[PDB]
RNA sequence: GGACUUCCAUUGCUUCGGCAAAAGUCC
Numbered sequence: 001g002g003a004c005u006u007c008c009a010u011u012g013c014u015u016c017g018g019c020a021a022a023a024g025u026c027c
Base pairs, nucleotide, nucleotide: 001027002026003025004024005023010021011020012019013018
Other pairs, nucleotide, nucleotide, family: 014017tWS
C1' cells in the first nucleotide's frame, strides 16, 4: 500500500439460521 475472511473466526439471541458484528493476520 493493498488482499482477504466472514468455520485463526470472532459475541448476544437463538428456530442453532441469521443478523448486528467483536476484527485480525500476510507480504